Primary citation: Kettenberger et al., Mol.Cell (2004), "Complete RNA Polymerase II Elongation Complex Structure and Its Interactions with NTP and TFIIS". The RNA, together with DNA, has 36 modelled nucleotides. On the sample the depositors note: synthetic oligonucleotide. The entry also models zinc and magnesium ions. The structure was determined by X-ray diffraction at 4 angstroms resolution and released in 2005. Entry title: Complete RNA Polymerase II elongation complex. Among the 12 different proteins in the entry, which are not shown, are DNA-directed RNA polymerase II 13.6 kDa polypeptide, DNA-directed RNA polymerases I/II/III subunit 10 and DNA-directed RNA polymerase II 140 kDa polypeptide.
Context: bound to proteins that are not shown
RNA sequence: AAGACCAGGC
DNA sequence: AGTACTTACGCCTGGTCAT
DNA sequence: AAGTACT
Repeated sequence: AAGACCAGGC
C1' cells in the first nucleotide's frame, strides 16, 4: 500500500 | 422444452484477519 | 430469483 468480510451513516 | 446468461443504488465512515 | 434469449 492492494484486496475479502463485518458493523454502520443519509 | 431445457439450459445458459448477465444483472443487481449512490456515496461515505469505522474496525478486523490473513495467503 | 427472475426473465430473456439462445440451443